[PDB]
RNA sequence: GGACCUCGGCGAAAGCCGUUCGACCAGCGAAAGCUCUUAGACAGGAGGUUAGGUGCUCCGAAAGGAGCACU
Repeated sequence: GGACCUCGGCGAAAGCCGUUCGACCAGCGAAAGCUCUUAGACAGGAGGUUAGGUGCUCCGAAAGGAGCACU
C1' cells in the first nucleotide's frame, strides 16, 4: 500500500467491541506442560487471501531469485 473474499455484538445515531502471544518472578508437576502476567510484543470487532511500490541485505557469471521492514 491498491484490491478481493467471509461473519457478527451494543447503540437513536455518533460511535464503541482483546478474555491475542508473552520474557521474567512465583505456584503445581518426574517430565511434559498447567497456573501467574507483574514487562514486552501484537491487535484495532472477528475470519481468509493477493497485485504494486520503496528501503537494507543475501544467492547467481548473467537474465533473474530470495530474506526482512515499511508503504